[PDB]
Context: bound to proteins that are not shown
Molecule: rRNA 16S; mRNA
Organism: Pyrococcus abyssi GE5
RNA sequence: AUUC
RNA sequence: GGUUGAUCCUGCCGGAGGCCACUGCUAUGGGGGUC
RNA sequence: GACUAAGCCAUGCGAGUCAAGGGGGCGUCCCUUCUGGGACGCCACCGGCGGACGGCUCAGUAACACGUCGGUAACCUACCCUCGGGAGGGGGAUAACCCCGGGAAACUGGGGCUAAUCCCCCAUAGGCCUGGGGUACUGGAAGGUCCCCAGGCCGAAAGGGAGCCGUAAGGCUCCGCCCGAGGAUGGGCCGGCGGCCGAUUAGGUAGUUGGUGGGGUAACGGCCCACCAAGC
RNA sequence: GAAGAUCGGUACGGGC
RNA sequence: GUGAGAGCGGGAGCC
RNA sequence: GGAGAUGGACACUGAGACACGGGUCCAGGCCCUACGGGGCGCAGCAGGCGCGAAACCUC
RNA sequence: GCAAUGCGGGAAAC
RNA sequence: GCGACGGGGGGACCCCCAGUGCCGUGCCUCUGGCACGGCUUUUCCGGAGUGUAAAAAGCUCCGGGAAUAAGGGCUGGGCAAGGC
RNA sequence: GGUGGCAGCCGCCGCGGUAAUACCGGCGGCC
RNA sequence: GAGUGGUGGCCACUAUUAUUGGGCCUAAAGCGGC
RNA sequence: GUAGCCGGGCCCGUAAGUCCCUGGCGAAAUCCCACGGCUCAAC
RNA sequence: GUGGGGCUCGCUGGGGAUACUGCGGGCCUUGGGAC
RNA sequence: GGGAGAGGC
RNA sequence: GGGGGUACCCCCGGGGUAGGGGUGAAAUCCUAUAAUCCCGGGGGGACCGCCAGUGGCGAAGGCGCC
RNA sequence: GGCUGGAACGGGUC
RNA sequence: GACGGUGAGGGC
RNA sequence: GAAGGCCAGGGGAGCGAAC
RNA sequence: GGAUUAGAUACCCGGGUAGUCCUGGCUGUAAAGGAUGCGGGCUAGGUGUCGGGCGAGCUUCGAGCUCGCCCGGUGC
RNA sequence: GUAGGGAAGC
RNA sequence: GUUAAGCC
RNA sequence: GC
RNA sequence: GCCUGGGGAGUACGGC
RNA sequence: GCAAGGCUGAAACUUAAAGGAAUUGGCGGGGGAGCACUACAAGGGGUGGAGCGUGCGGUUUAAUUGGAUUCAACGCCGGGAACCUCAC
RNA sequence: GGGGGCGACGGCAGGAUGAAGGCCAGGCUGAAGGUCUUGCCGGACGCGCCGAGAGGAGGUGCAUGGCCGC
RNA sequence: GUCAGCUCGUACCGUGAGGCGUCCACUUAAGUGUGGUAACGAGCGAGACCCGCGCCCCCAGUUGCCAGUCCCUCCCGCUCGGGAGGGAGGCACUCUGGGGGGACUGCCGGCGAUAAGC
RNA sequence: GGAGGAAGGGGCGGGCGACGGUAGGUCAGUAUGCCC
RNA sequence: GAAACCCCCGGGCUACACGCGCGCUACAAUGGGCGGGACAAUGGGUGC
RNA sequence: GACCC
RNA sequence: GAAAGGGGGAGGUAAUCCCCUAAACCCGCCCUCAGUUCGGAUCGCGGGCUGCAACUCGCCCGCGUGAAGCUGGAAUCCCUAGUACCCGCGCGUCAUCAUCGCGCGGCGAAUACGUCCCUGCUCCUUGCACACACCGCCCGUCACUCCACCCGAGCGGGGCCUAGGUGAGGCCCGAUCUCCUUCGGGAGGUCGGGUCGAGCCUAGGCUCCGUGAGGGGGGAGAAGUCGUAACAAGGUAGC
RNA sequence: GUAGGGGAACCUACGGCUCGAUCACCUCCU
RNA sequence: UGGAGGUGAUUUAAAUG
Repeated sequence: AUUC
Repeated sequence: GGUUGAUCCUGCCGGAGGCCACUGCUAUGGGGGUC
Repeated sequence: GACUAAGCCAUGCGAGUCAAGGGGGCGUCCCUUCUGGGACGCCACCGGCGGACGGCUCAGUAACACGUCGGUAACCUACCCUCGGGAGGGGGAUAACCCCGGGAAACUGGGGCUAAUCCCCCAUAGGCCUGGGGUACUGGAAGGUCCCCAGGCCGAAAGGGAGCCGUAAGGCUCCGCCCGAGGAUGGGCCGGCGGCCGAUUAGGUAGUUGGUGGGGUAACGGCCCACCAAGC
Repeated sequence: GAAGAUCGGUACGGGC
Repeated sequence: GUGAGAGCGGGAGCC
Repeated sequence: GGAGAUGGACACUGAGACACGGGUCCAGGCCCUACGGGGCGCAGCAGGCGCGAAACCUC
Repeated sequence: GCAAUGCGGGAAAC
Repeated sequence: GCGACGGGGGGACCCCCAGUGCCGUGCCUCUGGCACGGCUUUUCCGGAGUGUAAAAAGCUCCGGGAAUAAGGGCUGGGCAAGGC
Repeated sequence: GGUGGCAGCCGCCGCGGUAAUACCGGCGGCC
Repeated sequence: GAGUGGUGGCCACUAUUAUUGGGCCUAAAGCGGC
Repeated sequence: GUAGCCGGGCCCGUAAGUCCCUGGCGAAAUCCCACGGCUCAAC
Repeated sequence: GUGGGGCUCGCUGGGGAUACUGCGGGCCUUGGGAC
Repeated sequence: GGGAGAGGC
Repeated sequence: GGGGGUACCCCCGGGGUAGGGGUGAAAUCCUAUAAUCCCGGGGGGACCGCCAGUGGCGAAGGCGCC
Repeated sequence: GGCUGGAACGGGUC
Repeated sequence: GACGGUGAGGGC
Repeated sequence: GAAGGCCAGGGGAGCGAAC
Repeated sequence: GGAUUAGAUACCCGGGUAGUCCUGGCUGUAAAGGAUGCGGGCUAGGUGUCGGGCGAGCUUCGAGCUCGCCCGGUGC
Repeated sequence: GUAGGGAAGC
Repeated sequence: GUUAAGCC
Repeated sequence: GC
Repeated sequence: GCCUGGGGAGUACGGC
Repeated sequence: GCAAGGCUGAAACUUAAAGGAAUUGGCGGGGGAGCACUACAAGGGGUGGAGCGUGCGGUUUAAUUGGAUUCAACGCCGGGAACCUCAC
Repeated sequence: GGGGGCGACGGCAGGAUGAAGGCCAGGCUGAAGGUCUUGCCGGACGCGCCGAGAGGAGGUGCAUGGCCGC
Repeated sequence: GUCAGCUCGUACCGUGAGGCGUCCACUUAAGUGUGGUAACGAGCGAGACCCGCGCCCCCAGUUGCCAGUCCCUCCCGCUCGGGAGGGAGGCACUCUGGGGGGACUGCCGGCGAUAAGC
Repeated sequence: GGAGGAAGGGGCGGGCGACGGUAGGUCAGUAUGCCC
Repeated sequence: GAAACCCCCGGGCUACACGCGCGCUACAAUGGGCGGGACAAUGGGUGC
Repeated sequence: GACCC
Repeated sequence: GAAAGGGGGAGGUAAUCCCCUAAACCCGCCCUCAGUUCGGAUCGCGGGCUGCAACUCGCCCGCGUGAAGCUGGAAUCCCUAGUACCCGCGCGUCAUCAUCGCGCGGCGAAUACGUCCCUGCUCCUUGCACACACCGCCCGUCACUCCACCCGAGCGGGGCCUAGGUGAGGCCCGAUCUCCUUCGGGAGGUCGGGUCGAGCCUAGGCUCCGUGAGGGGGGAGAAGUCGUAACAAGGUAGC
Repeated sequence: GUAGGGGAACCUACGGCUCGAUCACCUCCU
Repeated sequence: UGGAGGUGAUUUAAAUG
């Protein structure tokens, strides 16, 4: 953290 | 994380978060609420 | 104590209040009292208003049940507010109380006597239906409101209560009773629009859909009937 | 009434 | 209630 | 906002109900009788039993 | 427990 | 008058704010444990007032004293942590 | 330190066949 | 950390429901043809 | 090939879709922000 | 608690615009069809 | 209009 | 609708005589009622070689003698 | 040999 | 002078 | 709408499920 | 029926019914495969081949031959 | 076979 | 890979 | 675009 | 028009 | 649908992969090239039958100590053990 | 099959009033101061006890090194 | 299995596991060589190397060798001739063991390419 | 394939066995962990 | 770990219905016996 | 281990 | 001393002395194709050596004794030149003991100068469902154990629509009766008619739960069984 | 795919596909 | 250099872990  | 002696895919299962109901073990104090 | 059990329930409690509506029972005292009149304080009964709210649960319901915008010119409304009017004349029983009781109980019978803001009549006011005229009002629009004739039917009320000024006569307040017009409050009814799953459910409906004439309802309506169509 | 009737299944609707 | 949002799921407790 | 008062029907009073602590019939349980009869449904607050994995003081 | 919030009854205190 | 509603009693219901000591100097395996010296009283025990329909909690003061207070899960990878 | 494909563990992948960092226990350590 | 574990459910994880935004030669999947 | 969906260029009209402005509505509680009252917070 | 906003993305009385879609009229030949 | 073709009967 | 092409099977007549066919190897089978092989005739049913081409036509299935 | 379907090309044709 | 594309059902 | 299969009526060289 | 084999319900060899063919119907199935639904616009080249058209050069004057270009099919 | 596409074969 | 399994 |  | 891990299964039941 | 069959089409339960394209090896009753008397071909001599030496299995026993079992175990462990060696 | 022997170093009972160890003779015995009987010897450590160790042709070549076969 | 294999630096190809060099033709007992090539170069193995056998030269002469030459003894066919021992003497020959030479596809003719080789 | 040559095409016979594998044999040659 | 360590005595590894490996000696004249005649190399020796 | 017995 | 052996003993620490005058081969005589003058296993008696010890369990010599064996099935081994065959000898082991191991000389051939057919190995290329790597992988019926399900004779019971009979109760219109009235009438009983209606009964049809003899495939288990269908041209290409 | 047969995996016939190895020849391309 | 198609053929038997 609009993620691996 | 998981298909191969080794590789790249498709694909499903599992892990990691929040909330609700039952429940193991364990518990010093106060306040507020539409429990 | 929502998920299963809208399963079954011992016991106590969850809706009363008014003595300024009315006759009584009993008690303490004051004036006299043979008898009484007063004042005072409890009891039950008749009578009035409330008990249709509030509280609990989610079984039923795929529906005008709910949300939302509109409609009722198709409707009811005790308590409250404003305005315009009214309260005349009669009658009647009965609880309480006393006599006698029945029944295991829950309950309940006969006789006596009594009052009211209890109940029933007469009059007036008023209300509703239909027929013929006039056009005063509101509204977007009158089967509505208002005025005048006519045939009918229904049909009010408690001047009651309390306190003072009253020698008395009568006022001066407070709480009250009935009718009419409108509002308010609480509802009834109607329409358009919006929100689940299934085709291994494809056809369904026959007061069914509409019309004409009625009944019924507070009120519009197949809400229910009679008759005519074939609709939905 | 295939723009899904009818029938069957499940369920009180909304603010949230 | 959850999710970045688009959405998905629920509708006992208060009105 | 709607619906219901053990299930299914139906009325009286009232402005308002076909009325949870008011009335009638049927069905199904239950309580008291001196055996002739007579009564009662907490989905109000507490409290009990049953059901269950699952929910409090008869102030 | 009706002291508060409200409801019913009462002219009112209640 | 009112089991509406208000007040308490029981319960790991939800959310918010705290405790289970602090300071100095030494020693150790220097995180933390032990030894000395001192401090504090949220919380705990006993009292007065206020609070309340009456009580109880809560709140302001006074006396005593570090005293009265830590568990559950995990420890090969994912995944923080032992090659004993 | 015990047990020795036994007992047990394991959401998944996988451990245990007498020298088990993976089971049971002690002492340590992590959230 | 006064809490911390077990079981069941919904959302996320998941562009494994795709309007935003997925696929169909050989992996699931273009109707035998018109 | 039926319904449905998707449909070539220019001119004139309309104003249903669509865009802008303004009246009447969509209860309260619940959500976000600032300030204020309980010691702050939750409320 | 006092103010500001949001929420029930939905409904309705009026005024204005005409690019696109819909509807009405006219005019084409590029797609398609005929010869 | 001039041409192409194992299209069919 | 008509006309053909070879090939193949059966039948009749002529020739000739002991084998033919078939397998990895064999056997069943055919043959002196004369086969296999060669020649002259008769009948029949199916199929259109070479040319022929990631050539042609058709919606696909499919379509080749003149 | 007869009947019949579709396509390409050419096209200041409709 | 837009008479077009695709095509649920249905047909060959 | 290939091949196969079925129902009626024909035909049958070659090939050839079953046997 | 004859063989092969441990067996041989087969593969191999000799025979053989249905069927394969024609006429009128039914069935609606395939690796029915380009395992690739159909219509429209756009995005380097090179090189074969089939049909039509145009230009040029040959020619035995042939509905013939060679080269280039446009359109539509079919391959790398 | 260029750009582009694809897990790669293509 | 213009006879797309490319961009719309 | 269906 | 079709697909949503491998099997059970293109099966059981119902229909044409 | 005459029939054979066609179209439509779930659930209980079971399971950690199933499936696709490509890589390195190994193998083939696949192809090509090369090689060896522990291969053949051409040859010379043999083993397999008998008796005996020696090693191995098995059986027996108080014990007959132990290792090695295709090529690559069996006159091998330098293993011809009277004591010692020696393990029984 | 049978018979004997062995515990550096730490510590426990012990021990000069002599530990541990060594023998002429004859028994037991296959044979033996091994043990025993008979009685002599020598002077300082101490297996009757717990640790601990030497040694092991005991297990494991599927815990290894080195060497060897294919 | 004395089989001809196993690898490395840099470059280049593939998303990646990997590939290339280490492949092709001819040649060799041999990844042994010669040509061609996205490869150009290098290491270990093969070969080179070490021991022995067969021919020749030099040096060396004991504990090894005895041919020719001198002396002594004994045998025979009676010794013209032929043998056997021993001693003097020698290193010739054999042998022993240090050093060196010799064989390189060098020469000739074919096949293959005019290379590698056969 | 010939010459010449003692010897002719790794002249002939030996030693030396790459990176690895074979859980091949050996702890009963010696060394060595663990267990007894 | 007072024996699975260290020594001594006697046994065993040499057993024997049987299956197998590698060899030796033969089954005779391409011989057996008896007498006579020929020609090597490698190695080893004082615990001899 | 020649050589002798 | 007949033999095996015994008693003395030169030389040698070694090109000096010793082990050390090999056998196969050659000459002459006997035997003449026979279980023998072939073969020499087995056993009796006697004599020696090494050693601490010779039975278990050593080696040598003399006389006697005289087993099987008369050339070897299916199979199968070694070898390309001073090699193979045939013949003896040295060293190791060792006090004694060699049908063994490692070496040495003597005598001394046949055949090929090729091939990948058999047994195998190396390299390039190709197919692969194998990687424990073909001594790989892998399929179905029948048998056994367990789980879930489908069809189903029979067998108890519940719920819906119908059609018919019955019907507590409600409402409306009538006639009459009893008791009260304020003279309006108001309580109720009995009968007639109309109409509405929960419940109940019978029959008909669908629907659902519970058991159920018997029948059928599906999934796990691990192996009781018969074969080898597929993967390489999988031994008949697969579908 | 369809049809018949067989303890069982399976076998056979007609039409189709390459998701078939090897050798020879032929055809079509770059 | 590398590819795509067509027609012919394929000399006994050989199961298992």